[PDB]
Context: one part of a larger RNA, bound to proteins that are not shown
Molecule: 28S rRNA, nucleotides 3125 to 4269
Organism: Danio rerio
RNA sequence: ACAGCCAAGGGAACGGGCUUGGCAGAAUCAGCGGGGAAAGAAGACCCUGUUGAGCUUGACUCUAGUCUGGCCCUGUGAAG
RNA sequence: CCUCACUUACCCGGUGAGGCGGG
RNA sequence: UUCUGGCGUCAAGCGCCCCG
RNA sequence: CGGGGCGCGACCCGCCCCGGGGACAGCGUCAGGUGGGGAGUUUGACUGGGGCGGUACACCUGUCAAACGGUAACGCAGGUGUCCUAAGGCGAGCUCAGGGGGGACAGAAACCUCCCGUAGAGCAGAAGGGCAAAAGCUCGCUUGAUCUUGAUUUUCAGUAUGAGUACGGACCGCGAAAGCGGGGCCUCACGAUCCUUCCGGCUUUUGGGGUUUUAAGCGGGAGGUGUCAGAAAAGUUACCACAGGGAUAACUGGCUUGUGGCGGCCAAGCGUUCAUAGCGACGUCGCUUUUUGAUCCUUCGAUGUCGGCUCUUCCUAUCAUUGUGAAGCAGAAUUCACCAAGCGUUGGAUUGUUCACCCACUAACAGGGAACGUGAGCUGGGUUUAGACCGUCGUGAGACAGGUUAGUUUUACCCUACUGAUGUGAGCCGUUGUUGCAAUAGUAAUCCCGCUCAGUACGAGAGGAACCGCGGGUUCAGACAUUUGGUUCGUGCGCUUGGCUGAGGAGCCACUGGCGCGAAGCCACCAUCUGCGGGAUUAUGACUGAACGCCUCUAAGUCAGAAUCCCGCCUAAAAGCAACGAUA
RNA sequence: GCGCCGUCGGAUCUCCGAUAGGCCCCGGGUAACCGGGA
RNA sequence: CCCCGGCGCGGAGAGCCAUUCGUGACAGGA
RNA sequence: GCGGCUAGAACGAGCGCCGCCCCCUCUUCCAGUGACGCACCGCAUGUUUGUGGGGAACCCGGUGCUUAAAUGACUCGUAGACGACCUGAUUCUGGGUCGGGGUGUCGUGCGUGGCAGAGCAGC
RNA sequence: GCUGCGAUCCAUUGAAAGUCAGCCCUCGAUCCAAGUUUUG
Numbered sequence: 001a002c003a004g005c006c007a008a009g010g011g012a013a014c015g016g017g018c019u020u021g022g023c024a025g026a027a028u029c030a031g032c033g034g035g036g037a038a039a040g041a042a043g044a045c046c047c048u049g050u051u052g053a054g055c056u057u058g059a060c061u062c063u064a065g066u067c068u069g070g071c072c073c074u075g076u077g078a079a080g
Numbered sequence: 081c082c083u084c085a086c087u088u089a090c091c092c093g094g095u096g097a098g099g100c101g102g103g
Numbered sequence: 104u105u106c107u108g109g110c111g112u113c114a115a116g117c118g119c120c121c122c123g
Numbered sequence: 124c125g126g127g128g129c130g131c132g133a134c135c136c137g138c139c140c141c142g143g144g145g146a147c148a149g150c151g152u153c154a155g156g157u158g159g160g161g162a163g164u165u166u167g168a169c170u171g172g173g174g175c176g177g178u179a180c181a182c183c184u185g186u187c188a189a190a191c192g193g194u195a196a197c198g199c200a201g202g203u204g205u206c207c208u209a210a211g212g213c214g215a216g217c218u219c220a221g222g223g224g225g226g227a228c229a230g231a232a233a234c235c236u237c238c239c240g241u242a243g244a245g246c247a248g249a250a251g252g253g254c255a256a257a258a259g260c261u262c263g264c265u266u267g268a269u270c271u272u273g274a275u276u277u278u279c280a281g282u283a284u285g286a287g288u289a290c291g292g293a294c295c296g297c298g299a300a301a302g303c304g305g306g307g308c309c310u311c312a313c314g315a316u317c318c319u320u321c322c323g324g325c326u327u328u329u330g331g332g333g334u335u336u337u338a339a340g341c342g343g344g345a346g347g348u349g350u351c352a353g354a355a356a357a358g359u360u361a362c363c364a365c366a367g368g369g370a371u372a373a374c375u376g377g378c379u380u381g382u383g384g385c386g387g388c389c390a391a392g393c394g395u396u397c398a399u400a401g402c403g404a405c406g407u408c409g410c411u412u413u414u415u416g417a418u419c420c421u422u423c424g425a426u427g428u429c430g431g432c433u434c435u436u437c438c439u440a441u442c443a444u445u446g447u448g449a450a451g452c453a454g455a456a457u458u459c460a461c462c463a464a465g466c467g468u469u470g471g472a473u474u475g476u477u478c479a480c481c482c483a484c485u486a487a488c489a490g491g492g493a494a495c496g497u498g499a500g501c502u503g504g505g506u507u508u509a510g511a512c513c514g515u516c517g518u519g520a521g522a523c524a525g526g527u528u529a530g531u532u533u534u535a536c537c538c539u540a541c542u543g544a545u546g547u548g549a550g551c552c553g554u555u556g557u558u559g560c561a562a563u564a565g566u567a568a569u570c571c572c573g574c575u576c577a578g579u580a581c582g583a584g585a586g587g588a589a590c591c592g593c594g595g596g597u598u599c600a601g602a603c604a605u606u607u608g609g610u611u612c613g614u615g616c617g618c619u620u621g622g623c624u625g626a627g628g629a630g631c632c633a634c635u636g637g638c639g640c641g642a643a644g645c646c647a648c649c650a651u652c653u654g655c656g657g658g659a660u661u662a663u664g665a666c667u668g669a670a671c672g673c674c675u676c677u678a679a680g681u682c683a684g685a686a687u688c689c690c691g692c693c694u695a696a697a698a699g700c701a702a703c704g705a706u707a
Numbered sequence: 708g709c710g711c712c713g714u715c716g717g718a719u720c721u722c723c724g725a726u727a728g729g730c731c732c733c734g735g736g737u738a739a740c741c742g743g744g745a
Numbered sequence: 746c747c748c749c750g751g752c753g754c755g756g757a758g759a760g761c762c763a764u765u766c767g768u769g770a771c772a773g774g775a
Numbered sequence: 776g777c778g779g780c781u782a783g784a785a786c787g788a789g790c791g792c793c794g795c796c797c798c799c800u801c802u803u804c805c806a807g808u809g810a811c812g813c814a815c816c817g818c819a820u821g822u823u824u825g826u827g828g829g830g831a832a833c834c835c836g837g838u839g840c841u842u843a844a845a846u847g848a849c850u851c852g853u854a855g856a857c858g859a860c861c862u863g864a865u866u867c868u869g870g871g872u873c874g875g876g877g878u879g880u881c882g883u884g885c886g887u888g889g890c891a892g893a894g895c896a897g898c
Numbered sequence: 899g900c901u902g903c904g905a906u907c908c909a910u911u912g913a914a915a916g917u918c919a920g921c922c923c924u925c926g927a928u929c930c931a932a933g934u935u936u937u938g
Base pairs, nucleotide, nucleotide: 002016005022006021007020008019009018027545028544029543030542031541034539035538036537038534039533046368047367048366049365051364052363053360054359055358056357059164060163061162062161063160065157066156067155068154069153070152071151073149075086076085077084078083080081090144091143092142093141094140100137101136102135103134116131117130118129119128120127121126123124167180168178169177176197181203182202183201184200185199186198204351205247206307207306211265212264213263214262215261216260217259219243221239222238223237224236225235226234245254246253250310251309252308267294269293270292271291273290274288275287276286277285282352295304296303297302318346319345320344321343322342323341327339328338376420377418379416381415383411384410385409386408387407388406392402393401429504430502431501432500434496435493436492437491438490439489442467444465446461447460448459449458450457469483470482471481473479510528512526513525514523515522516521553706554705555704556703557702558701560699563695564694565693568598570596571595572594573593574592581586599654600653601652602651607647608646609645610644615640616639618637619636620633621632622631623630624629656690657689658688663683664682665681666680708840709839710838716834721829722828728762729761731760740751741750742749743748744747766812767811768810770808773804775803776795777794778793779792780791843937844936845935849863852860868931869930870929871928872927873926874924875923876922877921880915886910887909888908889907891906894903895902896901897900898899
Other pairs, nucleotide, nucleotide, family: 001017cWW004036cWS010015tWH013376cSS013377cSS014375tHS025698tHS026546tHS029856tWS032540cWW033034cHS033535tWS033539cWS036499cWH046172tSS047371cWS050354tWW056519cSS057059cWH057518cWS060159tHH064158tHS072150cWW079082cWW087146tWH089145tHS090148tHS114132tWH114133tHH115132tHS122125cWW158160cHS164356tWS165357cWH166358cWH171197tSS177179tWS183249tWS184250tSS188195tHH189194tWW201249cSS204349tWS206210tWS209211cHS209266tWW209268tHH212296tSS218257tWW219244cSS220240tHS230231cHS230232tWS230233cWH242243cSS242244cHS242255tHS244257tWW248312cWH253258tWS254258tHS257258tHS267304cSS272290cWW273289cWW278284cWW298300tHS298301tHS314348tHS314353tSS315348tWH316347tWH329337cWW348353cWS358520tSS368423tWW371423tWS372423tWH374422tWH375421cWW378417cWW380382tWS382414cWW390403tSS390404tHS391403tHS393398tHS394400tHS397451tWW398403tWS411440tWS427532tWS428507tWW429475tSS433497cWW439464tHS441443cHS442464tWH443486cSS444686cWH445462cWW446662tSS453581cSS453585tWW454580cWS454586tSS463686tWS464466cHS467486tWS467487tSS468489cWH472480cWW475504cSS484488tWH485487tHS497500cHS506507tWS509530tHS511527cWW517519tHS517520tHS535537cHS544857tWS544858tHS552710tHS559700cWH561696tWS561697tHS562696tHS566692cWS567599tWS569597cWW575591cWS576590tHS577589tHH579588tWH580587tHS582584tHS582585tHS603650cWW604646tHH604647tHH606650cWS611642tWH613919cWH615880tSS617638cWH647649tSS659687cWW660685tWH661684tHS662684tHS666676tHS667677tWH667679tWS668678tHS669675tWH670674tWH671673tHS677679cWH713716cWS723827cWH725824cHH726823cWW731758tHS735740tWS745746tWH771807tWS772805cWW774803cWW782788cWH824825cWS846934cWW848864cWW850862cWW851861cWW852854tHS854859cWS855858tWS865931tWS875925tWS878917cWW881914cWW882912cSS882913tHS883911tSS884913tHS885911cHH892905tWS893904tWS
């Protein structure tokens, strides 16, 4: 997806379909929440990626600012 | 080199730029 | 200009000179 | 006499408006320091998930390895990043480890000496191999640990590097010489490009020529990449994101069962005596998947995650109840075992708790499964987002497998299943109705107490049963409303607050105004009524009776026999059916 | 008007199966049994 | 109860009972 | 072909036993004599049960009965979400709606009267 | 004494009210009788 009754079996190690059995009768109503490993969402946990980001320092490499020195505007007089 | 001075660079403050300096 | 929770505004005055 | 100007009044001169700094602040530009304030980036890999640990990442020995070679794992036992101017090379001489006999001080070990000594010593190191006029020891001469070209072995792609081998060509060492040696007896002890540095070359370039510096280049070393074929590199994220992964963890399930649980075998021993009433040491065989692990097979474009609540069924490894066997069973109580899961297995304190512990009750308060049952069933107390606190840790951001507090629990109307409710054999003299039959399916009762037996059996006593019978009750099931109790929007009647219709009267309003009583209904172990019989047999105890002259519950043949089982009673009524009525 | 025996209804159109002589009867026992007869 | 008879089972489901072309003029056989 | 007799109910006879009519039997077998029924020319689905079982249609002579039922709406409320279910309904009567009575609920109505009323206000 | 106002009280008055819609019984009164669909 198609669908929609079960048990065991084996199987991608818990079938609805396959195997072996149980079996099996139109079309429906109101409920119900066992199941459909129901729906909602490319698991948020975990791992991986030579993918990020937020943030922090004693990471690596820089930087604004700031401190300091030389030069520059920068001249004049005197003394040691 | 360092210190102290000079005012005109430069800088700051005041003011409606209103009396500054020497006699 | 320190005596008071006043007042102070284009000069009074003097000198000189020119207009009718 | 109307009108106007100028000066003094209100001094002159002056070059900067008045002050405060002053070639210092400050500007511009380089230089050094500081600089998570900010920017960019990184923060290995392997791995029975990752992390921690470890290095199985580059190497070496033995083994694994299955007699060529090769051969894996976080296989096993180890070793390596050195050391050596000799511990390299050569020649000569020598013989070691150990043991024994001896010999002043001298002994279990000092030194001398003799005998024996296949190496059992030593050879720098790990191990393996190899080695006796060596490769060991000692000695004296040495720098073959030198300079060069290619081939070649190992790892191998048959690439580099590393580590080796055999040569050739130089120049040497040692030895009388043959010869031996281009490091270490062998298997290990190590490093690309770029760059730097040094050495080497009459030999290059430094370019329009020349000279001289400089620089570049050629050839060979060294400086190093241990993640060792070689990036330059700290964290944290619970505020997190993305691409993915069931290649890979946290559930269930599956395999396995170490561990946990449970059950046997043997019989040392315990049981006063006495292995086996009840137990079972040393050993050993199993089972179970209600423990925990091991594994990573399924699921990461999600299988909702602890516990409780709720509810159904199932297992028996049986706590109780039924029928039994056994005893270290006198009675009572208790223990062991068998058929056996029919039936029952509680109410509470504390903790979120499963698990515990205690209080009581009780026939007993047995253990479990069903995706460690059960979140579109619930509840969120716990865990396990984001807030926040404490302690420890970290410089910090933060961490805690530590504690604490607050923290959105979404959807079914679809298909089944189940629960009930309509209807259904499309073909026919069938239609329609009544009364019925019935396969099959469901199934239900349960336990206790009191009286009596009886203070009896039993027992020395203390104590102390049982069957029949009788009267009740627990749990459950099915009903039911006479009674009692609950409900009342019969809005039935009374009363009553506020308001409204002028008032009385009669009423209404306030999502049922309120209150008292309350019919009918429905309803409560909170009232009442009812709940059951057989069959074949299990365990077991026996009969007859062989096998096996006896014996024997068994072999053939028989008996008794239960909360089990089946059925009845009871509930349902089929693509089952009967009788009968009436048939336009 | 709907349905019957009509007795073998006569003669017609449509479907749907098969089949291709039989609807042969004690109860049973099996280390036994069957038939008949006083 | 006894006797007789049958018994790889003929008093047999390996068999038994049926069943083997008609229409109209002729003799036997139960 | 008609009458008697006895018997068959587990899901009942395609029944039996007698005595009377119907004609004269290829009844069956063995044997015949002289004829015809296509002898369709070698060929399949033939042959039985079969007068089979279902429909709907069509012509001839005798018999059955035609005052049948279910359902909708209404009603009932022993029932119920809705269907379903229990009922009742056409004139002998029957079914509704009122009224009355019974019953039970509540608690002594309106009006009227009072020589009941704490009192108070007028005459 | 008369009269007015005056919660309550007494009598009438176990009165009044409502009572099947799913209570019981008719005792009377007054109405009503149809017509959906379909079946061999």